Solved structure of RNA, together with DNA, 362 nucleotides shown. Ions in the entry include zinc and magnesium. Markert et al. published it in Science in 2025: "Structural basis of H3K36 trimethylation by SETD2 during chromatin transcription". The entry has 28 different proteins, among them Transcription elongation factor A protein 1, Parafibromin and Histone H4. The reconstruction used 121,657 particles. Keywords: SETD2, Transcription, H3K36me3, TRANSFERASE-RNA-DNA complex. The PDB entry is titled "RNA polymerase II-DSIF-SPT6-PAF1c-TFIIS-IWS1-SETD2-nucleosome, 20 bp upstream".

Context: bound to proteins that are not shown
DNA sequence: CAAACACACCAAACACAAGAGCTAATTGACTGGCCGTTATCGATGTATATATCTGACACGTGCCTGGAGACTAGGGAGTAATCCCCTTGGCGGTTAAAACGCGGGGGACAGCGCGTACGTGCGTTTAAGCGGTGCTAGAGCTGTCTACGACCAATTGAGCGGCCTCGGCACCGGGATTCTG
DNA sequence: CAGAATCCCGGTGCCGAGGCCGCTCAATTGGTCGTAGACAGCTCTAGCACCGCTTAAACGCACGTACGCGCTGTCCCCCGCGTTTTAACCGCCAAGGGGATTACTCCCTAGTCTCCAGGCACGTGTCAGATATATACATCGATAACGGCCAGT
DNA sequence: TGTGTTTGGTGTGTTTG
C1' cells in the first nucleotide's frame, strides 16, 4: 500500500 | 419547367481484430512576477583602544642672592712701669641708740540677725557673622639727580679748671605760744 | 588748766656757693666729594562698601537665698614711757692696694675681588588625566538573496 | 495494417403534374 507506458517470455 | 423517386458513384465514419498468465524498466516540469523571510549593506551611535595635549611629580640645570677665602692696611686691643689717690685697717672716747619691762588702751577677732543683689532660668528680640559681588585708595616696585652730610685744614676762643672770696645758712639760746589730756 | 611741743627772735661763725684768672681742645669756617633720598612714574590687592541670609547672641523678666552688712562682746598686742646696756659716730693715725696713665707692640678685622652654598625658576622627562580620532559591536532601516506560490507553456 | 458495414450528397435517368 503508489501512477502511466513499453518490451520480452508462456500454454 | 419543376418535382417525385430510383440508381450509380463519391465521400465520410465505426468498430473489431482469442483467453489470458508472468516478469522487467523510463518517465520523478519549468522561467517569470510577486509576496513573505531572512541575509546583507549601511547610518548612528556608545564602549574601548590609541594619540595629542595639559597638569602634577621627579630629576637635573641654572640665575641669583648671600656667604665665604686670601690678602692687605693700619689701628684697636693690650704688656710692662709708674704715680699717688684712696681704701682698708687701727685705737680711743662720746653719747645717741637699741634693747628690755611694764601698764592698759587700741583694735583685731568671732559671732549673729538681717536685707536684697546677683545668681539660675526663661522667652523675645537683636544684629553678629557668612559669602558673595564689586570698586579702588593707597601700598608697593622701577628709576633721576642734587640736596645733604661726611670729611679735611686751618684758625682761635669757649669751657674746664685752680685759687681765693664771703655771706646763706645751720646752730645755739632765751622766750612766748598751740595742743593734748 | 597742767604740761609737753612748737614756733619765734636773736646772735655766732663757718663752709660751700661764687668771681676772677689760665690755658686746652674743640668749635667754626671754607672747601671737596659721594650718595641718600626726595621725588617722578607705573602696578594691583586688601580694605572698604552693599546685599541677602543664617543664626549666634544679647537682653528683659521672674524669683530665691547667698552673702554683704551692721552690731556686739572680749581678749589679743601694740604703743607709750621708763630703765639699762652698748655701739653708732667722730677723731687721729697707718700701710699699701689698685685705679688711671704712658710708651709701645701685636695682630685683628673691615675691606676688596673672586667664587661657592643655598634657593627658587626653568628645562626635560614621566605618569596620569581630558579631549579627540578610530575600531568595534549593537539597534534600526533599506535592498534584496532566499523561499515559495501561481501562471502560462 | 486491415476487413467489413453504415450514412449522406451529387449527377443521370424516368415519369408525373
Nucleotide at each position: 500500500a503508489a501512477a502511466a507506458u513499453u518490451a520480452g517470455c508462456u500454454c